[PDB]
mature crRNA with a sequence from a Lachnospiraceae bacterium: 41 nucleotides with solved positions. It comes from the structure "Crystal structure of LbaCas13a (C2c2) bound to mature crRNA (24-nt spacer)". Crystallisation conditions: 0.2 M ammonium iodide, 20 - 25 % PEG 3,350. The structure was determined by X-ray diffraction at 1.99 angstrom resolution and released in 2017.

Context: bound to proteins that are not shown
């Protein structure tokens, strides 16, 4: 150093709040190149 499996925006919010977004952001999905390789769904 590190034990991962999100992050950010916007809302809300101290006797806390905790409700919405994102192809905005990676990833997810998807793609058929060559001869019995990627089935299910």
């Nucleotide at each position: 150093a590190a034990g991962a499996u999100a992050g950010c925006c916007c809302a809300a919010g101290a006797a806390a709040g905790a409700g919405g977004g994102c192809a905005a952001u990676a990833a997810c999905c998807a793609g058929a190149u060559a001869u019995a390789g990627c089935c299910u769904g």